[PDB]
RNA sequence: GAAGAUUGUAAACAUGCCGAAAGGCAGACACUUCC
Numbered sequence: 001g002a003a004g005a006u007u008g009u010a011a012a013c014a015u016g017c018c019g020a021a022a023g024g025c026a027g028a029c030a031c032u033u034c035c
Base pairs, nucleotide, nucleotide: 001034002033003032004031015026016025017024018023
Other pairs, nucleotide, nucleotide, family: 004011tWS005012tWH005030tWW007028tWH009011tHS010032cWS014027tHS019021tHS019022tHS028029cHS
């Protein structure tokens, strides 16, 4: 630098919020893989 990541992948997803829930909104400190 690139991808994972208009955020769930090969693998990995603190937290705050809306909702009865299912779900939805916000969030990349940082890490994985490749060069």